[PDB]
Context: bound to proteins that are not shown
Parts: sequence; structure tokens; C1' cells
RNA sequence: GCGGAUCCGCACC
RNA sequence: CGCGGAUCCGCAC
Repeated sequence: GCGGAUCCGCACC
Repeated sequence: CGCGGAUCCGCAC
């Protein structure tokens, strides 16, 4: 350069 | 769902 997951936020009355 | 943030990580394409 990118890649991974988990949690949160956001959009859908 | 996705996008974004946070967190702990990894080599990624």
C1' cells in the first nucleotide's frame, strides 16, 4: 500500500 | 446490510 476481527456510531418511519 | 470511528492485531494485494 493494504489486510483481519470485535465493539460502537450513522442511514432506512 | 453497508459506510465510518474506536480498539487489539497481521504482513496485504
Source information:
The depositors describe the entry as "How CCA is added to the 3' end of immature tRNA without the use of an oligonucleotide template". This is an experimental structure of RNA, with 26 nucleotides shown. It was solved by X-ray crystallography to 2.2 angstroms. Primary citation: Xiong and Steitz, Nature (2004), "Mechanism of transfer RNA maturation by CCA-adding enzyme without using an oligonucleotide template". Crystallisation conditions: pH 7.0, VAPOR DIFFUSION, HANGING DROP, temperature 295K. It was solved together with tRNA nucleotidyltransferase. Keywords: CCA-adding Complex, TRANSFERASE-RNA COMPLEX.